[PDB]
Context: bound to proteins that are not shown
RNA sequence: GGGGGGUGGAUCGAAUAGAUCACACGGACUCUAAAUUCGUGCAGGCGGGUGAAACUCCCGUACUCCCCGCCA
Numbered sequence: 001g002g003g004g005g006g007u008g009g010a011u012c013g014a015a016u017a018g019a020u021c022a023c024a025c026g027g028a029c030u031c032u033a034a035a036u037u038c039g040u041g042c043a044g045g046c047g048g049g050u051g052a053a054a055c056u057c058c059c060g061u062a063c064u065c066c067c068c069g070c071c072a
Stems, first nucleotide, its partner, number of pairs: 001068007009021004016052001023041005045061005
Other pairs, nucleotide, nucleotide, family: 007045cWH013055tWW018044tWH022042tWW029034tHS030032tHS050054tWH051053tHS
C1' cells in the first nucleotide's frame, strides 16, 4: 500500500417463528459424576437500498480478524 472475512462463542445458510455445534440452568442416566439424552434459556454494530419479509443480498460507516509484500 492492497485483498478477503466476522458482528462481541461461532459455522452453515436456498432471506422466511432460521438452523447446527458451543455455552449456561434443570430433569433424567447413574447413587452421584463423566460421557450422554431431554427440556428450556442464549442471537444478529449503526445508516440507507432492495424485498412479502432481511441476521441472511447491495451501498455506505464503526470496531475487530485473517492474508500478500514484508526480511524478525
The RNA (bacterial tRNA) has 72 modelled nucleotides. Sample source: Transcribed in vitro with T7 RNA polymerase. The structure was determined by X-ray crystallography at 3.1 angstrom resolution and released in 2008. The 2009 paper behind the entry is "Pyrrolysyl-tRNA synthetase-tRNA(Pyl) structure reveals the molecular basis of orthogonality".